[PDB]
Context: one part of a larger RNA
RNA sequence: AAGUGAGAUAUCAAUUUUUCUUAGUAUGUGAGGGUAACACUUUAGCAGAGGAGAAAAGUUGACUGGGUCUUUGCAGAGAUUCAGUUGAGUUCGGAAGAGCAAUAAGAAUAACUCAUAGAAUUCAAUGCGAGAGGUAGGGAACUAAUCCCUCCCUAUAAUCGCGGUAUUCAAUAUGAUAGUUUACUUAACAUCAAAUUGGGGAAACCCUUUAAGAUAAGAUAGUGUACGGGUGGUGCCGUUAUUAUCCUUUGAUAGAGUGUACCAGCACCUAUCGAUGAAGUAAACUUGGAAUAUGGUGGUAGGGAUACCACAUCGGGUAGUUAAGUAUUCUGUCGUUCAAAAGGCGGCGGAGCUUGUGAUAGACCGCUACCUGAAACCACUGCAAAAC
RNA sequence: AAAAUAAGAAAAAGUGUCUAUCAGUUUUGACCGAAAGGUGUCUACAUAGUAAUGAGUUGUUCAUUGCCACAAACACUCUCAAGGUGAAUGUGAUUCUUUCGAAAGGUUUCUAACACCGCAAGUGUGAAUCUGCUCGGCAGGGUAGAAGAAAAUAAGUAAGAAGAGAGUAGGUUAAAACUCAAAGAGUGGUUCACUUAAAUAACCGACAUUGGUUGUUACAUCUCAAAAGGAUGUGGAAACAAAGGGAAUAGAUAAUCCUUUUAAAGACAACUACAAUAUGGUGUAUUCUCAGCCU
RNA sequence: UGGCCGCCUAUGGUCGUCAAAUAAACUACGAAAGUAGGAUAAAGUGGAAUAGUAAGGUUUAGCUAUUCUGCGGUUUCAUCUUGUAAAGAUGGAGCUUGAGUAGGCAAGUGAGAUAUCAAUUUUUCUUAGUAUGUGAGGGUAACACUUUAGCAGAGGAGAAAAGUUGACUGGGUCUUUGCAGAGAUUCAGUUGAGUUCGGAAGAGCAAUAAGAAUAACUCAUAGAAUUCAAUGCGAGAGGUAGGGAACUAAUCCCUCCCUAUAAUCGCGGUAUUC
Numbered sequence: 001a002a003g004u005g006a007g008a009u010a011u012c013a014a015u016u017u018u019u020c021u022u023a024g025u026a027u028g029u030g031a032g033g034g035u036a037a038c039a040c041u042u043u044a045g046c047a048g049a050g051g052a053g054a055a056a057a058g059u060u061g062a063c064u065g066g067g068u069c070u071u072u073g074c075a076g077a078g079a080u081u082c083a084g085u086u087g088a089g090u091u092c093g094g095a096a097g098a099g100c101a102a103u104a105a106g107a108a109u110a111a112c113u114c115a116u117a118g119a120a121u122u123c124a125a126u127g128c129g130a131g132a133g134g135u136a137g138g139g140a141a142c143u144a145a146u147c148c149c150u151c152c153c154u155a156u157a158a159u160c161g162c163g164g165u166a167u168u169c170a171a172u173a174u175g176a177u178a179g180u181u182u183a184c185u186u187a188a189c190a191u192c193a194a195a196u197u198g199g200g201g202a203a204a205c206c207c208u209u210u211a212a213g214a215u216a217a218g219a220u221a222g223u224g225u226a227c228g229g230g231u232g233g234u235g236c237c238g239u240u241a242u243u244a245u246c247c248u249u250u251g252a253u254a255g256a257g258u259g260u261a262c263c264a265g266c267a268c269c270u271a272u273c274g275a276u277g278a279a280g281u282a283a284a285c286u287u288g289g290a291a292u293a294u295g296g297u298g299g300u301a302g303g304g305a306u307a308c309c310a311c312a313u314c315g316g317g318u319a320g321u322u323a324a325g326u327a328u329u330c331u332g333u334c335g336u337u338c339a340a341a342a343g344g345c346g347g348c349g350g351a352g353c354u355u356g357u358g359a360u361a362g363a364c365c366g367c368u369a370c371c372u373g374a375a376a377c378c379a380c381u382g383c384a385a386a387a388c
Numbered sequence: 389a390a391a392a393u394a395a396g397a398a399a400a401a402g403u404g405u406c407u408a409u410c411a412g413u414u415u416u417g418a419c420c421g422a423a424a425g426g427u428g429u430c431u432a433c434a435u436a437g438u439a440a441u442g443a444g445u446u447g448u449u450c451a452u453u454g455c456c457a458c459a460a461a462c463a464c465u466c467u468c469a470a471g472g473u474g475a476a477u478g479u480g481a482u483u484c485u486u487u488c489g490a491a492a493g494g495u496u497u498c499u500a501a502c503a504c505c506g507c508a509a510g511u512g513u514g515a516a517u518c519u520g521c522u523c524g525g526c527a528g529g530g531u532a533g534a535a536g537a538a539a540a541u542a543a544g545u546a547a548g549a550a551g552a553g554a555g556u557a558g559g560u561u562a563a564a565a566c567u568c569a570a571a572g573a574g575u576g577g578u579u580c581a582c583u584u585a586a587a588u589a590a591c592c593g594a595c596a597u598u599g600g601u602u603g604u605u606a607c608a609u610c611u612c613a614a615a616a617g618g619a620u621g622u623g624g625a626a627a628c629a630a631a632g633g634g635a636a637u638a639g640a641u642a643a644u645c646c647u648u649u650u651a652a653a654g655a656c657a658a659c660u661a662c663a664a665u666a667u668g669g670u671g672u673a674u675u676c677u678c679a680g681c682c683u
Numbered sequence: 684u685g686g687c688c689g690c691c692u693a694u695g696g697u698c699g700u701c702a703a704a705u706a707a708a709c710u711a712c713g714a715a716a717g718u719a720g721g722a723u724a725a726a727g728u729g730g731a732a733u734a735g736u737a738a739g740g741u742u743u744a745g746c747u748a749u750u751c752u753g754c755g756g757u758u759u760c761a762u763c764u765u766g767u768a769a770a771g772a773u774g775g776a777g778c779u780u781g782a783g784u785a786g787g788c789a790a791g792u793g794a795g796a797u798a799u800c801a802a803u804u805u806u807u808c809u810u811a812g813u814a815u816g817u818g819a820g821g822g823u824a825a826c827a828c829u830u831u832a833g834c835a836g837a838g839g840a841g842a843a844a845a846g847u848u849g850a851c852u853g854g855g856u857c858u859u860u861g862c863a864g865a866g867a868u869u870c871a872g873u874u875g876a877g878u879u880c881g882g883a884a885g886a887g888c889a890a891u892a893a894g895a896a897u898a899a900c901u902c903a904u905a906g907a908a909u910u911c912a913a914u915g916c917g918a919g920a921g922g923u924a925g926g927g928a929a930c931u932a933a934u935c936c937c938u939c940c941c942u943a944u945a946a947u948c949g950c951g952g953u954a955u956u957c
Stems, first nucleotide, its partner, number of pairs: 003116005008109002011105001012061011027047003032826001034040002062085009072384005089100004118169004123164001127162004134156006171294004178286002181283005190215003195210001198207003218246006226239003247277001249275007257268004296311004302937004313374008323355004328636001329351009358410007365402001411567010425598006433447001437455007456480004462474004483552005495539005501513004517534007571583002576592003599660006606622006623677004629648002632645001668682003685698004689788006709720004727754010755779010791904005796897002799893001800849011815835003822828002850873009877888004906957004911952001915950004922944006
């Protein structure tokens, strides 16, 4: 930190199972009764779909092996290459079969999660190293002798790791502007839908009832601009743009009726001209123009503001911290003398005594001069020297 | 694997803050005190009950007026008693020393004896004579008083006379507040007097006593080898000077502190005497001063 | 005989028709302090210091008395303005309380108790054994069409009788002192009946609050009620304003303390009435 990396979360196509609707419908079976005079109709009851349409849960859109890279040695994960297997799809065929043995549907995240303090993008003229597969050129061995395969080296370099040129971003608070997610109003009012009732008319036209379910912002037809596919060619296959109609949300101007106790006003319906892509309410969150005030870390005395003090990587010890004067003695340090020992002679201080600071003791804070000690680092996850 | 093994001399550095224990100063109160010798006894008032006016002083006296306290002749009131009201007129501040010096009352003892006279009570000496109550026929006895006599107390008391007009400079202690002239100099000594150095104005109380001769005891200086002895002296306040006590334990003491110098007997005992006072001289020394003595 | 002590009566007290006493004032004397005579007025509320009463020793509280003092009330004196004024201002002094006993007097005042009004819940009754649902058997039909007996049984509307909600919690102050209650008076907070804008979801005011009468209901109070630009003193919730003490090197805010303003009370005064 609207950058970069990893993780998590949508949609699209094909296919299987279960459930619901049409429907207790179609169909099957069938006691009894009626009529008949020697047969004809079929009821109560029992059993009960297929197809089509719709919804909710699953599965398949790849799998296996080798090499290389991420500091070293062993196990994992990730990235990047090479080889093999399966057969969704497609082409030729009535079928049986044959060929390509097509790998591959897939976006977004400032307002989701976790990492990275310096990072991202760009480069006919920017360096070095590592390095899969194929191809080319040599070498070592093996033979009386030659070639191929195997082994070794070099060149070419798909893909990576560190550097270089150029460009860009980059402090906090208050607060304009510009925006997703979640929940509610709510599938209420409306608009569609395989089918299903009740009627009319010309014997496929219209009206009406019911319905498993769908739609919260797009839908139905053209021109085909722009960007990608497909075919022997067109048609137009996908996305985007544009025109017309319908639908959602609204503004302005007129007309009719009803309601609000009444009159104004407002709501509702219809017409004309524009705008909008759902609308309203509640909670949380992102972005941050101009202007003003701030802008390193600790202390700051009942609670705040203003203000003040200390530090610039961080600790542990030692010796001190009020002047002047002073007859003897004692003592620290330096110089000189003495062969050594014991002493003497000078410079600069201290203890003690006197005077002054009212004095003495304890605790706390602060200051001055010195002696020493410690710290600085590349993981994608875990473990780790090994021989008589 | 953690500690010790280094932090010489001289310069540099807040006599800071808080608490506790001591010392000192100022103010007020209380209790004690004499800085010019010793001893004894002392150190209260301010023109007088209180206020004012006038006069006079050698201590505080006198006169007039008002008021207060105490005692009251007399008047008024009250039935007696007990009380009440007014009032002439009197009384009412006090300290010390020296000297002189009474009386009353009370206490103890006494109230006889002798001569004249038959008994009384009369007379004389004697202080000794009477009264109330009570008991006997009388003389008398008991008890309580008046008057009188002797002794010891009261008493060194009351009163009188003379003198003085005196608790000062300062110290200790308690309760609050506070922190250095809270120091120096000078004086015989002290200060509410003076201020860097010497020179001005106050104080050190009142009365009485402290004579001479002889002797004793104690102490100081000198002398004595130790002991045994000898000579000269004794008031008070200071100075020169001397001797001790403290650090650095054993030595030493500039400064500081105590003592000495300053006869700590001008005392004590026996005997005996005396004044109308100043000045001056002695006592008396290094300086100042009192008692005593002499004139 | 008359006035006063609330009204009526009895008794008692005090005064004499501007109708209670007493002090200061005033008069005489005195330098002062004082002495001898002597006429008159009034309304109360707050503080401070001692003494007494307090079982047995000591240590406290509350009361009972004596003094001092703020404001107010009342009388008097002096000094200045009005005298065609009996009034005003300033400065001192004095006083701050007297009226009994007995029997009666309350449509007054205070407290308590008792109606109505609005919204809403439950139960019961009526419309009604109605509407609706289910349904043996029979009739007709020849393969169906009508629906009975019996059983079960409302909604809505209307009416009546009982309940609930129209507030709750906390702090301060007052009623003699110290502790527990009750009542009165203020300040703050919570709940959401009602109302406004919206189809709804929601948003705003976050409205506290319906309420009379009692001489003939109950219990208290002997003196009581009402009124007052001109009537005094004291206590005192909340907000605002002005100061002070502390804490810091220094300043401001909050907290603490004091004064002013005063919503609401406790004793008194004027006027009127019973």

An RNA structure (GOLLD RNA nanocage, nucleotides 109 to 833; GOLLD RNA nanocage, nucleotides 4 to 277), in which 957 nucleotides are resolved. Kretsch et al. published it in Nature in 2025: "Naturally ornate RNA-only complexes revealed by cryo-EM". The depositors describe the entry as "GOLLD RNA nanocage (env-38)". The reconstruction used 20,375 particles. It was solved by cryo-electron microscopy to 3 A. It holds a match to the Rfam family "Giant, ornate, lake- and Lactobacillales-derived (GOLLD) RNA".